An RNA structure, in which 35 nucleotides are resolved. Alam et al. published it in Biochemistry in 2005: "Conformational heterogeneity at position U37 of an all-RNA hairpin ribozyme with implications for metal binding and the catalytic structure of the S-turn". The entry is indexed under ribozyme, propyl linker, RNA. Released in 2005, the model rests on X-ray diffraction data to a resolution of 2.5 A. Crystallisation conditions: PEG 2000 MME, LITHIUM SULFATE, SPERMIDINE, COBALT HEXAAMINE, pH 6.0, VAPOR DIFFUSION, HANGING DROP, temperature 293K.

[PDB]
RNA sequence: UCGUGGUA
RNA sequence: AUUACCUGCC
RNA sequence: GGCAGAGAAACACACGA
Numbered sequence: 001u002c003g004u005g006g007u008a
Numbered sequence: 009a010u011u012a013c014c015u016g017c018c
Numbered sequence: 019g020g021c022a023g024a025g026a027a028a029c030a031c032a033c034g035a
Base pairs, nucleotide, nucleotide: 001035002034003033004032005031014023015022016021017020018019
Other pairs, nucleotide, nucleotide, family: 006030cWW008028cWH009027tWH010026tWH011012cHS011025tSS012025tHS013024cWW
């Protein structure tokens, strides 16, 4: 930096 | 979640 | 505007890479 998550 | 956006009530 | 219903985005965090 990106992805995913949920108690959003 | 509520804070845009949509709906209802007042 | 307040209450009610509905409701993403952005952010934060955790994990992964």